[PDB]
RNA sequence: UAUAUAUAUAUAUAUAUA
RNA sequence: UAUAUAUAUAUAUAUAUA
Numbered sequence: 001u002a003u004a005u006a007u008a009u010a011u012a013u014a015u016a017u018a
Numbered sequence: 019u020a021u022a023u024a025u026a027u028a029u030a031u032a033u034a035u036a
Stems, first nucleotide, its partner, number of pairs: 001036018
Other pairs, nucleotide, nucleotide, family: none
């Protein structure tokens, strides 16, 4: 620096609940 | 509007490969 995986945050879309 | 789940994108961290 690139690729893959995992975690967190933000945004968008879909579904459910209030 | 808020919460939960799924998908996509961006950023950060960790691991693996080049």